[PDB]
Context: bound to proteins that are not shown
RNA backbone atom coordinates (compact mmCIF):
# COMPACT_ATOMS: atom_id res chain seq x y z
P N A 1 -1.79 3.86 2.94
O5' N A 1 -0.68 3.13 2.04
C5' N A 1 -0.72 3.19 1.02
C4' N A 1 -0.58 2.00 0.00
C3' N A 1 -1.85 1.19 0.00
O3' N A 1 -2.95 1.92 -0.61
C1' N A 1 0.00 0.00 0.00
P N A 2 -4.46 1.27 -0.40
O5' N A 2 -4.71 -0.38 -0.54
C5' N A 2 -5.26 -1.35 -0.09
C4' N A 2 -4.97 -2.61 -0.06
C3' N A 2 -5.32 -3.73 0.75
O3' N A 2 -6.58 -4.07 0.01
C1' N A 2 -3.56 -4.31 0.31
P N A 3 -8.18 -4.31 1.14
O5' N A 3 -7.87 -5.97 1.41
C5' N A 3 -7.67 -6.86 0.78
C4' N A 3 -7.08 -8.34 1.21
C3' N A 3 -7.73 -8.58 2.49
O3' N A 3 -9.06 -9.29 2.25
C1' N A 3 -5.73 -8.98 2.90
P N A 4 -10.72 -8.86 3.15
O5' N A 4 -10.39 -9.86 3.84
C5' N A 4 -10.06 -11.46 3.84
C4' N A 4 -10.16 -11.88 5.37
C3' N A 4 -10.83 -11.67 6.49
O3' N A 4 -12.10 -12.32 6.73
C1' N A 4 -8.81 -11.80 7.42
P N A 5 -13.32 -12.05 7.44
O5' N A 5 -13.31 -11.98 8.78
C5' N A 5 -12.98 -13.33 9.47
C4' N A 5 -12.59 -12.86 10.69
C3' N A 5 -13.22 -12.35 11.90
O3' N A 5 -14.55 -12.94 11.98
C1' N A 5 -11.26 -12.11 12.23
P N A 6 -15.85 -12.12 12.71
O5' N A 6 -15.18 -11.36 14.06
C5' N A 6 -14.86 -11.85 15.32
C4' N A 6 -14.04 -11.09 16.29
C3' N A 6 -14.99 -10.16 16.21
O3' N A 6 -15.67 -10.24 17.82
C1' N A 6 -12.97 -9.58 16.54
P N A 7 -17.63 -9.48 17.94
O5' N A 7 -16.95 -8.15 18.82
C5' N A 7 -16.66 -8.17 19.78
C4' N A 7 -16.31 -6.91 20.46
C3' N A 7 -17.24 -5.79 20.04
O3' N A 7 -18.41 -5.67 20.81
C1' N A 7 -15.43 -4.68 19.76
P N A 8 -19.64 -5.03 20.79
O5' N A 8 -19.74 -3.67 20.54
C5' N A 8 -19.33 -2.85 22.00
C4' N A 8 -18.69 -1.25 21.16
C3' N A 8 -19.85 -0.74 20.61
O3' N A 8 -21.13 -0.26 21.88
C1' N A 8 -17.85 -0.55 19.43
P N A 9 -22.55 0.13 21.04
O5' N A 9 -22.67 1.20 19.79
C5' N A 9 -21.90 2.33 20.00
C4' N A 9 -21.45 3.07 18.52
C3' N A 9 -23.01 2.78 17.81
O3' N A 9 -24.04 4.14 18.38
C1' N A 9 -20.86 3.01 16.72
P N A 10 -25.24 3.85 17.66
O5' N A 10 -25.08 4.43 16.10
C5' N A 10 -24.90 5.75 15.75
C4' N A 10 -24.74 5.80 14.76
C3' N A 10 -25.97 5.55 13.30
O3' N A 10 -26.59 5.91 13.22
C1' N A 10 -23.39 4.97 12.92
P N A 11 -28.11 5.90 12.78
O5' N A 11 -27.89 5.40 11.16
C5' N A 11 -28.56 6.37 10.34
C4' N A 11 -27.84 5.30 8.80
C3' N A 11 -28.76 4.79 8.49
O3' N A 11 -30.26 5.22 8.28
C1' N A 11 -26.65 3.79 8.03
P N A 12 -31.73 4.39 8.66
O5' N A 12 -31.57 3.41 7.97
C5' N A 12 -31.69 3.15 6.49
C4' N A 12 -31.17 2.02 5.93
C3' N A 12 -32.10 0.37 6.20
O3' N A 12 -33.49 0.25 6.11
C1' N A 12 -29.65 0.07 6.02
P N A 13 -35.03 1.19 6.95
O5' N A 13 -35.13 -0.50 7.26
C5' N A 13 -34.83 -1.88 8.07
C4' N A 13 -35.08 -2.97 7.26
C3' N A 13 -34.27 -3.84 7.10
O3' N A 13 -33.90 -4.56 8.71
C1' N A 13 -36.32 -3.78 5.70
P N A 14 -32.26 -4.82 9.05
O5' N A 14 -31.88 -5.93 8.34
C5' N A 14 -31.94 -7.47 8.28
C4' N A 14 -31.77 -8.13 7.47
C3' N A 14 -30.21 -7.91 6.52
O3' N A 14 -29.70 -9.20 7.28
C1' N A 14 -31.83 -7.27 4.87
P N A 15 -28.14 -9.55 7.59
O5' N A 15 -27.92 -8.91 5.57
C5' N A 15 -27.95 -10.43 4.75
C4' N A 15 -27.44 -9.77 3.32
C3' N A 15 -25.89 -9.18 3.06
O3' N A 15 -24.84 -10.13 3.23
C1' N A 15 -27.69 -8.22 2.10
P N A 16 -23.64 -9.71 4.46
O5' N A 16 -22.99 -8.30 3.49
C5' N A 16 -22.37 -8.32 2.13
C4' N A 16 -22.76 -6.74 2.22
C3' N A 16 -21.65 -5.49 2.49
O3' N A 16 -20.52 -5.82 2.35
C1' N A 16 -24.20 -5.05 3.01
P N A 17 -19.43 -5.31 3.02
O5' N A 17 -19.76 -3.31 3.06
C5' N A 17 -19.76 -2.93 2.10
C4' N A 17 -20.20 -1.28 2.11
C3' N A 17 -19.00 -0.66 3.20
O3' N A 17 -18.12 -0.26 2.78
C1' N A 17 -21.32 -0.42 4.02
P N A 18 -16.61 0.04 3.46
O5' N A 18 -17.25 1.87 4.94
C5' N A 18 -17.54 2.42 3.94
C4' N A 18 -18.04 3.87 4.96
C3' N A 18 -16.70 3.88 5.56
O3' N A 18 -15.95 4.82 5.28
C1' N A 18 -18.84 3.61 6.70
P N A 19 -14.54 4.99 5.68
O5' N A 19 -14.16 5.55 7.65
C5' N A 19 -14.70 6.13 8.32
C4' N A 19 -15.20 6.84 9.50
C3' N A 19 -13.93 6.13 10.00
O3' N A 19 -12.57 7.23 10.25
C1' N A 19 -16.04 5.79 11.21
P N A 20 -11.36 6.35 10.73
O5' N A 20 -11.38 5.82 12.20
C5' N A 20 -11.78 6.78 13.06
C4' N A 20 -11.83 6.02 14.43
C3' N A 20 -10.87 5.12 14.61
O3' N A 20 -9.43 5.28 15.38
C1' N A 20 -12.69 4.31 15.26
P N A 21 -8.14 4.61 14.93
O5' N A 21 -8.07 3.34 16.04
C5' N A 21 -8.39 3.74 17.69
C4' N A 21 -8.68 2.36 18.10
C3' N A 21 -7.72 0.86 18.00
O3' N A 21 -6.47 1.25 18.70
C1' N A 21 -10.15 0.44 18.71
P N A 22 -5.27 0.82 17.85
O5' N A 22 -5.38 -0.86 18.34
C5' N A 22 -5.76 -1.25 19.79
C4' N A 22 -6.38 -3.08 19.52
C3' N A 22 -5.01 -3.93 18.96
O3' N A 22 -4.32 -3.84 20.03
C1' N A 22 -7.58 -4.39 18.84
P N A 23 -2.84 -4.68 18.98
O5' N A 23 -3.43 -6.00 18.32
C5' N A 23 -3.10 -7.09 19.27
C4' N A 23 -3.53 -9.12 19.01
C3' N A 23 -3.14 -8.87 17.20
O3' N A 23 -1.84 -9.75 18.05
C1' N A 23 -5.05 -9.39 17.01
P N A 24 -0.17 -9.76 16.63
O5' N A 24 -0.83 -10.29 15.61
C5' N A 24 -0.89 -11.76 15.49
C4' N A 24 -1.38 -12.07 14.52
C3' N A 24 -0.43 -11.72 12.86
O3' N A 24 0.72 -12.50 12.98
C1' N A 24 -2.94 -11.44 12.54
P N A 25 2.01 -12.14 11.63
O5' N A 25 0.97 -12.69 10.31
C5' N A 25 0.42 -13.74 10.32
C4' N A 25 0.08 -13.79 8.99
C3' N A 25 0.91 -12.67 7.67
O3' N A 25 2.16 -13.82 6.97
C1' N A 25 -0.70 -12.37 7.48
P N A 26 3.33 -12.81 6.51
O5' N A 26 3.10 -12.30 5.48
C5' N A 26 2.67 -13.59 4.73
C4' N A 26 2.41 -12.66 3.28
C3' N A 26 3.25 -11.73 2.83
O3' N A 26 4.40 -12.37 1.35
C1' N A 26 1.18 -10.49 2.89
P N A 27 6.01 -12.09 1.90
O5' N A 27 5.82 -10.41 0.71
C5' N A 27 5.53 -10.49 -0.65
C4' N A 27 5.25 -9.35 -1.14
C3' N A 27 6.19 -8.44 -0.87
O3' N A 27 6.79 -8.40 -1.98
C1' N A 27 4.29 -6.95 -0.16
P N A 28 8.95 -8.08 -1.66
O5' N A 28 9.15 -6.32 -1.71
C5' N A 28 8.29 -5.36 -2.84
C4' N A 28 8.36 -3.92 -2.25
C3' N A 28 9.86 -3.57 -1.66
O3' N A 28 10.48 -3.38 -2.75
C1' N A 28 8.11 -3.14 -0.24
RNA sequence: CAAGGUCAUUCGCAAGAGUGGCCUUGCG
Solved structure of RNA, 28 nucleotides shown.
Protein in the same entry: Ribonuclease III.
The depositors describe the entry as "Crystal structure of RNase III from Aquifex aeolicus complexed with ds-RNA at 2.5-Angstrom Resolution".
Method: X-ray crystallography, resolution 2.5 angstrom. The entry became public in 2007.